[PDB]
Context: one part of a larger RNA, bound to proteins that are not shown
RNA sequence: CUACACCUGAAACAAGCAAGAUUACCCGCUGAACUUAAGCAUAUCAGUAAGCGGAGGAAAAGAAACUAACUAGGAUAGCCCCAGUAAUGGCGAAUGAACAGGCUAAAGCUCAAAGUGAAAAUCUGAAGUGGUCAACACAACAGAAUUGUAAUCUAAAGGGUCAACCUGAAACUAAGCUCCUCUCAUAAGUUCCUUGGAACAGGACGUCAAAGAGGGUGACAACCCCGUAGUCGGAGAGGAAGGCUGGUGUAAGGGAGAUUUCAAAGAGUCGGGUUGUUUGGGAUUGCAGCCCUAAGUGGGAGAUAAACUUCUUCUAAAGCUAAAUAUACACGGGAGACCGAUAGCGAACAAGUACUGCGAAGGAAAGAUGAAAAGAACUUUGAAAAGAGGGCUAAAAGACUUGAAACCGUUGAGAAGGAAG
RNA sequence: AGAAAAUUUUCAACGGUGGAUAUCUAGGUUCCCGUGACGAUGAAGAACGCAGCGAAAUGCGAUACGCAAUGCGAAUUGCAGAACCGCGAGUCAUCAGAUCUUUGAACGCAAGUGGUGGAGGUGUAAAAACCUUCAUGUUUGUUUCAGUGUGGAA
Numbered sequence: 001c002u003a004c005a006c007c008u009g010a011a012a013c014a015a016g017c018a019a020g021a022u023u024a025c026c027c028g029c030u031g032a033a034c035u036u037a038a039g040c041a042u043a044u045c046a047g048u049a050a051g052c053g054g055a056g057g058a059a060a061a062g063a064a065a066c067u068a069a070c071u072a073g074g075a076u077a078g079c080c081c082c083a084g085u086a087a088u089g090g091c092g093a094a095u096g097a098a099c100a101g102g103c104u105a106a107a108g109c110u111c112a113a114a115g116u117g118a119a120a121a122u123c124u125g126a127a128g129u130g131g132u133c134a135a136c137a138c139a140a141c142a143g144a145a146u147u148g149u150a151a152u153c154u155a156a157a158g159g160g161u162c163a164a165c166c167u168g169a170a171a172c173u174a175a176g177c178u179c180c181u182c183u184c185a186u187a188a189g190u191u192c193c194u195u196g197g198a199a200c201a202g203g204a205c206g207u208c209a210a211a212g213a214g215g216g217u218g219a220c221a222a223c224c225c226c227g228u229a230g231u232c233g234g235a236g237a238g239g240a241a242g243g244c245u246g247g248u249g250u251a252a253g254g255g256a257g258a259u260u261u262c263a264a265a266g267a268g269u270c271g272g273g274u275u276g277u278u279u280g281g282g283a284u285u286g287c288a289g290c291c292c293u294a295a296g297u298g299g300g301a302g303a304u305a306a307a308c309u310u311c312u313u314c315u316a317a318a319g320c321u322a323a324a325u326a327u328a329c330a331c332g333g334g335a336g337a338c339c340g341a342u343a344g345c346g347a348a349c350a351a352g353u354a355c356u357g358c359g360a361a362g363g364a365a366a367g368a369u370g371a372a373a374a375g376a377a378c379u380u381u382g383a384a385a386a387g388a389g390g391g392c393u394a395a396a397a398g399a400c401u402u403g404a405a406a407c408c409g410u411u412g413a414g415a416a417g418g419a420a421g
Numbered sequence: 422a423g424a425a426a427a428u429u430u431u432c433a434a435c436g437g438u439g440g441a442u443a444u445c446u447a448g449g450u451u452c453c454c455g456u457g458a459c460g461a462u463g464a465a466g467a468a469c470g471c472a473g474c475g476a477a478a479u480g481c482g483a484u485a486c487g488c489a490a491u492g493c494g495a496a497u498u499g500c501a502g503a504a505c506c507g508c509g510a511g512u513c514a515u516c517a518g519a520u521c522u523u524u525g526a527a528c529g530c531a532a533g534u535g536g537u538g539g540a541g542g543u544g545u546a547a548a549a550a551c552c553u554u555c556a557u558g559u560u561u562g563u564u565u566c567a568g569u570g571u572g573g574a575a
Base pairs, nucleotide, nucleotide: 004572005571006570007568008567009566010565011564012563013562014561015560016559017558018557020459025056026054027053028052029051036043040090066073067072077104078103079102080101087095088094108320109319110318111266121149122144123143124142125141128138129137130136158262159260160259161258162257165254166253167252171248172247173246175245176244177243178240179239180238181237182236183235184234189205190221191204192203193202194201206223207222208212214226215225216224271292272291273290274289275288276287277286298315299314300313301312302311329457330456331455332454333453334452335451336450338449339448355362356361367445368444375400378389379388380387381386401443407437408436409435410434411433412432413431414430415429416428466524467523468522469482470481471480473500474499488518490515491514492513493511529537530536538555539554540553541552542551
C1' cells in the first nucleotide's frame, strides 16, 4: 500500500412528498397616519388599516409550575355576571382585564428519563400468495436500528411481593341496523245563468279538506294544470376515500384491595441583570435581544421592591385531544313589518360588460306591444322615405302599458303708449 | 277705441316634445340553517378555437353549444335537413365513465419568437419533416463514486 469495514460527502435511477389558488371566519409576524385630546409631542385612533408568512372546516386553546386562603374550588372554549369595578393615563383626554358565583359543553391521553439483556422482543419496502384486488392478511429477500426500535412507566404514579376478581388479537360462524345519493307515484265542479275578447268576476246549485302555502292557466280559481297534506310513509337503483352491532374464543392480557431495606421526572432551559417592546399589571403583565447563567425538597406561584421565620398551592423548560365557539367567502335550503328600475349589489339586461387610462386602476347607461304576431293584406300617389284609402284587434296598445311637468305647434276666448304678476 | 294682422301675453282643448306617476319582477338586500369540497392525477386565471346558417353571453375542446352512463319517455324550432315511437325524440335532467388544443404554480433551454438543445422512436441511400421524453427541492432506498476522514487481515 491492497482487499474489506465504518464515518462523510456526491451522481444517476425507482417510489413517493412540497411548490400555486382560496377569503368571510382562524394562526404567527409586521405596523401607520387621519382622527381625539378643542393647541401638541406622552397619550388617543390602537395592535386598528395597509403589508408578509401559514392553515382548516373550523382554527386556536386545553388535563394546571390554576385559583384561593374557605367548612375551599379545579383542563380548554363560548353565554351571564362580576363592571365600566381593581388598576393604567400630560391621573388630562381617555384606557381597563380577571377570581368567586349562574349556565352551555363535557374526556381525557402519548413521550424523555435504572430495568429485554433468557438473547431487537421494534419500524419501513417488498418479488409474491389469499382477498371485497387502489384500500385487507400473510410474505422468500432488503434496508433502518444499540450514538437505539417495541413491551412495561408518565407522578393521578410506579418498581418489588401477595392476590379476590377480571379481558381477549387468531380462526370459525349466524342475524342484522345507520347514514348518503339519483329516480317514481297519489283529493275534490270545468255544472247553470249574467257581464266580458278571455270567467279566474257577480249569482244558483254542488263537492274535497290532517290538502283554503304558493304558483300557472286569456282577469282577485281550495275543486282546470303544477303543487300543498296524509309522508321521520311507500316503491326501485347505487353508494360508505371501502359505515355500525353478534356467538364461540385460542397463544396471551388486566388488576380493586394488601404489604414493602424500594421509589429515580425535560439546561444556554428556568431564574437574574440590562435594553427595548407590550399589558390595567402599578419599584418582578407577556415577550425579544445582549450579559450572568442555576438548583435538587429543589423549582414556580401566593397583584409592592429586599432580606429573615412560618404556612399555602402547583410541577415549568416534550407531545396529542371531540364538544359547546367564529364565519361580508363558496355551493346549497328557507325565510323578511327590507328595496321596487334615479330604489335595491355598480350590474333585474351579451355587467365588472361598453368605454378610458402607458399603467396601477376606473367603470356606466340600458326592465314592461298584445290573451294570442293576428307585426299591418290590398288599392292609390310617390325615385324613395312616406301620405291618403282600406284592414288586424276587446283597443292600436303598432315599437309599442299608463303617458304628468318644463318646452313647442294648432284651434278657440281675451288683453297691450318705456316690463310683468 | 290705426277697435285688422304680426309680435308680447292669460286660460282651455287637441297635437308635438319629453318619460314623471300607477301597477308589476326569473333582481337586489338582510336574517337563520347545511356542507366546506381546488391543484403536478396540472387548479385558479389566460390565449385560440368548436354550430348547416353564430357575433356576443353560456357551454364545450380537433370526440369541440358536445361523446358515454342513468332518469324522464316524444321533440328540437328563427330557417333548412335529417334522425328517431321506442334499435327511442330532446338546447330535457341526472352525472359516477371519456374527450380534454396553446397556456398558466408550469416542467429540457428560451421567448413580444409556435425559436432550439440531449436521449429514445420514426423516416431515408443519407437527410428534411413528424413523435415521445429531460425543471428544482425533499424522505427512503438502488446503482455507480470520491475523501493525506477512522480503522485495517492476507
This is an experimental structure of RNA (26S RRNA, nucleotides 1 to 421; 5.8S RRNA, nucleotides 1 to 154) from Tetrahymena thermophila, with 575 nucleotides shown. It holds a match to the Rfam family "Eukaryotic large subunit ribosomal RNA". A reference for the family is Cannone et al. (2002), "The comparative RNA web (CRW) site: an online database of comparative sequence and structure information for ribosomal, intron, and other RNAs", BMC Bioinformatics. It was solved by X-ray diffraction to 3.52 A. The organism belongs to Tetrahymena, within Eukaryota. The 2011 paper behind the entry is "Crystal Structure of the Eukaryotic 60S Ribosomal Subunit in Complex with Initiation Factor 6". The entry also models magnesium and zinc ions. The entry is indexed under RIBOSOME, EUKARYOTIC INITIATION FACTOR 6, EIF6, 60S, TRANSLATION, LARGE RIBOSOMAL SUBUNIT, RRNA, RIBOSOMAL PROTEIN.